[PDB]
Description: Shown are 30 nucleotides from a PDB entry: RNA. Primary citation: Fang et al., Proc.Natl.Acad.Sci.USA (2025), "Nonenzymatic RNA copying with a potentially primordial genetic alphabet". The structure was determined by X-ray crystallography at 1.33 angstrom resolution and released in 2025. Crystals were grown from: 2.0 M Ammonium sulfate, 5% v/v 2-Propanol. It comes from the structure "16mer self-complementary duplex RNA with s(2)C:I pair sequence 2".
RNA sequence: AGAGAA
RNA sequence: AUCUUCUCU
RNA sequence: AGAGAA
RNA sequence: AUCUUCUCU
Numbered sequence: 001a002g003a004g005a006a
Numbered sequence: 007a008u009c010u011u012c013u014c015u
Numbered sequence: 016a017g018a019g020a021a
Numbered sequence: 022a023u024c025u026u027c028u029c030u
Base pairs, nucleotide, nucleotide: 001030002029003028004027005026006025007023008022010021011020012019013018014017015016
Other pairs, nucleotide, nucleotide, family: none
C1' cells in the first nucleotide's frame, strides 16, 4: 500500500 | 470515530 | 435524532 | 471521504 474486520 | 450525500421514521 | 444506503 | 485499531497479502 491493497484487502478483510471494527 | 468524525464529516458529508440521499431516503425513511 | 434514529435507521437504511453511499 | 478522512482518521484510527487489529490481521492477511